Keywords: Mycobacterium smegmatis, 70S ribosome, small molecule drug, RIBOSOME. Solved structure of RNA (23S rRNA, nucleotides 2 to 612) from Mycolicibacterium smegmatis MC2 155, 611 nucleotides shown. An Rfam search finds the family "Bacterial large subunit ribosomal RNA" in it. Clan: LSU clan. The entry has 52 different proteins, among them 30S Ribosomal Protein S2, Nascent peptide and 50S ribosomal protein L2.

[PDB]
Context: one part of a larger RNA, bound to proteins that are not shown
Parts: sequence; C1' cells; structure tokens
RNA sequence: AAGUGUUUAAGGGCGCAUGGUGGAUGCCUUGGCACUGGGAGCCGAUGAAGGACGUAGGAGGCUGCGAUAAGCCUCGGGGAGCUGUCAACCGAGCGUUGAUCCGAGGAUGUCCGAAUGGGGAAACCCGGCACGAGUGAUGUCGUGUCACCAGGCGCUGAAUAUAUAGGCGUCUGGGGGGAACGCGGGGAAGUGAAACAUCUCAGUACCCGUAGGAAGAGAAAACAAAAUGUGAUUCCGUGAGUAGUGGCGAGCGAAAGCGGAGGAUGGCUAAACCGUAUGCAUGUGAUACCGGGUAGGGGUUGUGUGUGCGGGGUUGUGGGACCUAUCUUUCCGGCUCUACCUGGCUGGAGGGCAGUGAGAAAAUGUUGUGGUUAGCGGAAAUGGCUUGGGAUGGCCUGCCGUAGACGGUGAGAGCCCGGUACGUGAAAACCCGACGUCUGUCUUGAUGGUGUUCCCGAGUAGCAGCGGGCCCGUGGAAUCUGCUGUGAAUCUGCCGGGACCACCCGGUAAGCCUGAAUACUUCCCAGUGACCGAUAGCGGAUUAGUACCGUGAGGGAAUGGUGAAAAGUACCCCGGGAGGGGAGUGAAAGAGUACCUGAAACCGUGCGCUU
Repeated sequence: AAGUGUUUAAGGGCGCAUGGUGGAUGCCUUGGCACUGGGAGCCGAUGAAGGACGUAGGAGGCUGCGAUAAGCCUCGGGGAGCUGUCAACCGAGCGUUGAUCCGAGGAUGUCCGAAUGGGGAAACCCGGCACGAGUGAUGUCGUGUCACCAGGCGCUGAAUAUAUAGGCGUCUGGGGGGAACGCGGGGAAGUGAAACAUCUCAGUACCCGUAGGAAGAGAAAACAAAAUGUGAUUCCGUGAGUAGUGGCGAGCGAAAGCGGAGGAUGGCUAAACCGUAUGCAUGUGAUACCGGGUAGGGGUUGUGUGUGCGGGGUUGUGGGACCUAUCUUUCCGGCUCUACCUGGCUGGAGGGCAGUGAGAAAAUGUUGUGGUUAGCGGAAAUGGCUUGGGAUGGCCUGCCGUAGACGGUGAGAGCCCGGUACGUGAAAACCCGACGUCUGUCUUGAUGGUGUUCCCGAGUAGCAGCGGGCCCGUGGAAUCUGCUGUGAAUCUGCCGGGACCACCCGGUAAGCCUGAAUACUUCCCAGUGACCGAUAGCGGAUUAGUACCGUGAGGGAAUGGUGAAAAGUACCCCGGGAGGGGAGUGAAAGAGUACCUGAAACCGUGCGCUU
C1' cells in the first nucleotide's frame, strides 16, 4: 500500500425470572326455584288493605310499637341471664321475690286512607251540638256525637179535594280491599289460510257485574230403541282425531254407549176443595149459624170478588180434589145457638220420630288423653396410640340403638352439643264431636167403588221475523236460547224420539232448595329435589321495587367468602397524611377489614439471545 476483521442499542422483538392490576376458576352460603302432605280460605264503619308522622338515654336505616308509643294488663310455658337489629361505643339499669324470651286472651291504638261533621294539593285546614275541665270573661283543652244511599217503624201530607211526591224523627244495613280458582255479561288484533273478506286465531287477551270456601249444575216435559233397557247433577277415562263439519281450503270436531270417583234413585211448594182473618162492592130480605131427621131458638151474623195465614195436595202404570161403600182404631178436655146423633177445629197428658242441615229457628249446660295455638324428657367414649394450631383423620379397643334423620362443634361425630326414635304436656282461647236440655213435628189409618165433575205453575208453550249457540259456517236443520210480533190447550192435554206426517215409546214444561266426588293457594305449618349456587337462582343473598330514569302511566339496576378465635397489628422508625419498614398476633399475614383460592387481557422491573 492493498485486503480480511470484531467492536454502538436511542429504541424494538423473543424467551425466562420476579411483581402489579383484575376477579375468572375451585370449594362454599343467611338467598332463590319447582313441588309434596297438612292448616286456614276471607279482612272492613267496633274504621280494613296500605301508608304518613312519631316513639328507646345518645344521629340515621330496618324491625317492633302508637302520646299508655322496641311498649301496659291477665292467664299459661320456660329457667339464668337480659336492655330488637345494622353495631359496636359510651351512659345507666333490671332478674331465683322468676327478668329477657315463647304461646293465648285483653287494654292503648296520633293523622291519612271506603274515609263518612265541612273542606282539601292523602297524611292538613276549619266547625256544629252534648257533657266535662280551665279563665275575671273572651280565647283554650278533654271525651262523645254529626256523610250519603237502601230497607223497616213513627209523625206530617204541597200544588189539591181523595191523596200522593216530598219533609221530619228513629232503628237496621251497605260502601272499600284481596294472588288464584267460580258464575253471568261485553269482547280484539298481531297470527294461520304462503295474498284476503267467509273461516282461523278465540270466546283467547282485555273489560264489566257478582260470589263462595269452593262455585256452577242437580231430582227427567232425560236418554234409549222395541232390549221384560238405563234411571238427578257434577268430575275423570274411553268412544275419537271417529261420525261429521269446513272459501269441503287452512282447519274445526261431538254424543250415545261403556269403565270409574261420590253417595241423598234427595227434598219442599202452586192449583182443585175445606176453615179463618181482612180489603173492596152490595144487602136489611131471603140467607146465616158443621150436616142430617128434627124440635126449638137467635135475627143480618148475610151475599159476590180479591188478598193473607192454617188444613188438603205433591204424581206419570197418570196423580190429586170431590163424591160414595168397607174394615180397623190411646186418654182427657174445650169449642162450634139448645139438646141427640154427628162432622169439624183446637188445647193439655201417654207415647213415638227428627233437629240446626237441603229437608223449620235461635239458643244453653255437661263431657271426650279428641284436635290446633307454647313446650319438656329422651340411650351410649373426658377411651388409648399417632398426625396436627385444632381430631370430627388414621390405627386399635368398648358401648347405645324403637335413636346410624339432618345440622353444629377448631378437619369425615350414633356415643361432645341442638336434636333424632319414642314418649309426655294446656290455664286460656279456638275447632271437632258425644250427651243432655231446648226446639220442632206426628199420633186413624187401611180399603174399595164412582163420574161428558173440578184441578194439575199463561202473555207461558206454539208459530213467524232477525240473531246467538249446538260436530252442524242456513243447510232437508231438529234440540237449546235473546229481541220483535202473534198467541193455545189441563190428560181425548201437552212436550221430546234431527225437516214433516201417522203409529208406538219416553216424559210430565212454563215454582223453589239441595251435601259428596271437581277447581285454586295471597297467607300459615312440616318436608322433598340425578333443582340454582352470586353474569346462576326471584328484578331483589347486600337499605330492592331501593338508588336511578320519566311530567306521568311506567321502566328499573349494581354490590356475598379475613381467621378456628379479632387474637384486627401495642411500641419504635420515614412521612403533613396516605403508605410503608421493623416488632408483635396467628398453623398461615403467599389470610391485614383494599382481606379464601387469585386465571386471562392489560401494565412494569431484572437477566439471556437478537436487531
């Protein structure tokens, strides 16, 4: 001289080691969810449901309670500790002369709320009257009472005469709330029909009126099909996705019959015809006075018609009233103008037969180891050794068991604790009985005959128009049912047996009541889970229908875990604190009220390689 060649990391990447943040995961639970067996199925003018404001020795929330205010009284239980709780801290007290606490029954119960003396922007404004308190008197303060409507009872009776409407007075009710289940009314649309109106969705959603502990329905004017049929209603299973129905599209969809649950194939009334009371017409004479045969008497007591209350009558082979034979029957009355027969009707004694229920209503004793609302007892290991902070683990002994349910206790406990099996217990109140009282009701029944006699649920049935609903969408459309017209028969009647007619059969409409089998659970008690376990389960394990959002209707969250025990870190050090470092507690602070475990994203520091 030419050529070869390490040697920067401002910053970045990757790996690893240590941390932070965060709250996943695992393991839990004071909370949920779905159900099972019971209880109770209503509360309210005697002021409810739900609230406002107050209330404890100390601020607030939840809880309790109401100026007697976390409470007052009584009867029971219970047995040593208490003054509710978040939640302690301080300050005071009670209790073996029975506290706290638990059950039952009373007392008190401001204001608002149906809200009701009047008013009002719910929880706040203003009164009348009566009694009492307080003032010199006014003012003021207690305690009662005062809305409206409906229905009894009394007074009054406008225009206006009869009267009535109305007005006074007084008694008894109703009003509002509640999760579901019932009954009766009103009644969508999205949707389906791959469009859409009939049709569907659906008599659903929603709404209105009313219940009850259940409701509705219920005692054949039923079915059925010639069977010598069944025999109130309701509910469950079938019949059957059938007969059918259907822009015969989408779809919709029986009943008879048969098998079960329940036991009550249950009861009471209207009429014909007697008796009585009384309303409205008459009448002063017949009539009338239970009826003969009469004998008297009495004299309008009569005679029409309506209504009420007692007898009689409750049924389908029709039945019943009215007549009219027969045989049988407790006692005593009393009445019905006078006896005598003879009918009635009505008391009171013997005797049955029912009862709070549908079949009439309201009471009132005694009694039931019958039930509910508090409870109490209740067997058996301090057992050894080992691990550990702790034994309830391991190993080894024994015990109880009508008890080895489930929890708790410092880690898997029949024998440690609450309990469990099993026993036991109620002053009071309430509930279920039984038994009485007490209340009803009945007491002459059987048996024939007889008839162109009367009765048998009328603005009803039927029919017609327009609808509703039935398997049935108007159809040949029966049955059932609303509105509008029209409008019958009382048994030779009438209504049903899917147009209609005839013949047979079934039944007896236009009056009522009725338990059980069935439905449901706001609330209370005892339990269960191949249910959830904190983004789950209720919206709500945490002040939850709260915070918050909206004028309002209404919408509507998030937040659980220290440890066996708080032993929650005295004292020292840095710092204004916050926070940390020593020192303590603890088995562990790799458990420090930011707390079990502590994932990931995401954010640091250190080291290695690399750029």
The structure was determined by electron microscopy at 2.01 angstrom resolution and released in 2025. The PDB entry is titled "Mycobacterium smegmatis 70S ribosome with small molecule drug MK-7762". Lineage of the source: Bacteria > Actinomycetota > Mycobacteriaceae > Mycobacterium (subgen. Mycolicibacterium) > Mycolicibacterium smegmatis.